[PDB]
Context: bound to proteins that are not shown
DNA sequence: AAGATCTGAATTTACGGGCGCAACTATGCCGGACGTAC
DNA sequence: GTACGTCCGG
DNA sequence: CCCGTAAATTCAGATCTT
C1' cells in the first nucleotide's frame, strides 16, 4: 500500500 | 321417403393464481477402482 | 493377503 | 380450492344421395 461474498429450502417471530 | 353421414351445440379434465414488508436461528452427496503402504 | 483411503462414474 | 377456459364428446339443419 484500505477490504468485501455463499446460496435456498424450512421453521419461528413482529407490525 | 329413407337413411345416411354429419356438422354445430350440452356435459367431463387439466393448468394455475394463492398479503406487505421486516427480523431471527437452523441445515446441508456417495460407491467402486486403483494403488501405496503395511 | 487383506482391507483401507481417497478418486473417478453415475 | 376456486374458475375460466378450453378443449374433447354428441344431436338435428341440410344438401345431398339414393
Nucleotide at each position: 500500500u484500505u477490504u468485501u461474498g455463499g446460496c435456498a429450502u424450512a421453521g419461528u417471530u413482529g407490525c